Annotation
This is an experimental structure of RNA, with 40 nucleotides shown. Primary citation: Dunham et al., J.Mol.Biol. (2003), "A helical twist-induced conformational switch activates cleavage in the hammerhead ribozyme". Method: X-ray crystallography, resolution 2.85 A. The entry became public in 2004. Bound small molecules: GUANOSINE-5'-MONOPHOSPHATE (5GP).
RNA sequence: GCCGAAACUCGUAAGAGUCACCAC
RNA sequence: GUGGUCUGAUGAGGCC
Ligand code: 5GP
Numbered sequence: 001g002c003c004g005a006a007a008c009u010c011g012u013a014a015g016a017g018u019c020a021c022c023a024c
Numbered sequence: 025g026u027g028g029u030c031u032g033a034u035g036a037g038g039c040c
Base pairs, nucleotide, nucleotide: 001039002038003037008017009016010015020029021028022027023026024025
C1' cells in the first nucleotide's frame, strides 16, 4: 500500500460513504 | 512509521 469482518453515518430499501488535527 | 487528539467520518484480522 491492498483486502477486509465489526462499528458508525446516510438511505423506506437495494445499497453507499469517510473528519479535522497534535506530538515523536 | 509509533503514540495521541477530534469527528458520523471505521479496522479484528488477513494479504502483498
Ligand atoms: O505506513 C507508511 C507507508 O508505508 C504506507 O502508506 C505504505 O505506503 C507503506 N507500508 C507500510 N506498511 C506496509 C506493509 O505492510 N506493506 C506494504 N506493501 N506497504 C506498507